[PDB]
Context: bound to proteins that are not shown
Formats: sequence, C1' cells, structure tokens
RNA sequence: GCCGUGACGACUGAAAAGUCGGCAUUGGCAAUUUUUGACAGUCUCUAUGGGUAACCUAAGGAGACUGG
Repeated sequence: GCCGUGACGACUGAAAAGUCGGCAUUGGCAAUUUUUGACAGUCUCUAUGGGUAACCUAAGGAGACUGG
C1' cells in the first nucleotide's frame, strides 16, 4: 500500500441475505491477467559507417536455432 475479519450503528429484503459510515486489529498478500521471473544462450543478414582498392565492422534494424 491492497484486501479481510469483529462488533456497534444506519438503510433495504418476505426471507435468504444485500448495501453504506465510522471504529477496532487477535488476519493475510510467491500457484494462470501485472510485484518474487519461462528465462538463459547461440548464429546468420544489412552501410544510411569506415577503407586507396582488397575489404573490415553491425550500434541500430531483420531472421534462424538450442535448451537431447
């Protein structure tokens, strides 16, 4: 911070129960939609970048794969 619980009280309901205000604390908050993790790891592509060419590089952007 969130939500309960106990009475007291108030307002409805035929009833079962429902709603609201204040008070109190003997309660909890890691199990699918959030705060106690399904995350971890690998590789390829691209210059609007540099470089004399050869080419090197991959922030950013795109894709693939592993977890036997």
Solved structure of RNA (U4 small nuclear RNA variant: Native sequence 85-145, of which nucleotides 97-104 are replaced with GAAA tetraloop and nucleotides 134-137 are replaced with GAAA tetraloop receptor.) from Homo sapiens, 68 nucleotides shown. The work is reported in "Structure of the spliceosomal U4 snRNP core domain and its implication for snRNP biogenesis" (Leung et al., Nature, 2011). Keywords: Splicing, Splicing-RNA complex, pre-mRNA splicing, snRNP biogenesis, Sm site binding. Among the 7 different proteins in the entry, which are not shown, are Small nuclear ribonucleoprotein-associated proteins B and B', Small nuclear ribonucleoprotein G and Small nuclear ribonucleoprotein Sm D2. Taxonomically the source falls in Homo (Eukaryota, Deuterostomia, Boreoeutheria, Hominidae). The PDB entry is titled "Spliceosomal U4 snRNP core domain". It was solved by X-ray diffraction to 3.6 angstrom.